An RNA structure (L1 Ribozyme RNA Ligase), in which 71 nucleotides are resolved.
The structure was determined by X-ray crystallography at 2.6 angstrom resolution and released in 2007.
The depositors describe the entry as "L1 Ribozyme Ligase circular adduct".
Sample source: T7 RNA transcription product.
Keywords: Ligase, ribozyme, in vitro selection, RNA, active site.
[PDB]
Parts: sequence; C1' cells; structure tokens
RNA sequence: GGACCUCGGCGAAAGCCGUUCGACCAGCGAAAGCUCUUAGACAGGAGGUUAGGUGCUCCGAAAGGAGCACU
Repeated sequence: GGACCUCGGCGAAAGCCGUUCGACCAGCGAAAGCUCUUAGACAGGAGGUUAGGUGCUCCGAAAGGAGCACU
C1' cells in the first nucleotide's frame, strides 16, 4: 500500500467491541506442560487471501531469485 473474499455484538445515531502471544518472578508437576502476567510484543470487532511500490541485505557469471521492514 491498491484490491478481493467471509461473519457478527451494543447503540437513536455518533460511535464503541482483546478474555491475542508473552520474557521474567512465583505456584503445581518426574517430565511434559498447567497456573501467574507483574514487562514486552501484537491487535484495532472477528475470519481468509493477493497485485504494486520503496528501503537494507543475501544467492547467481548473467537474465533473474530470495530474506526482512515499511508503504
């Protein structure tokens, strides 16, 4: 960052809608894990995809390909 697909709750509308992952401490456990989040990510109601662009890096002799972040 353009596009596509699927489904809700609350409210007159405006709007609003995390019981997500989780280091450490601690508790239970042979272990596995379970309990606690008491930082930190992540998310912007919830579910599934995809062009483009850009930046650093990597692989290749080259055409190309790839990792990662942002749009």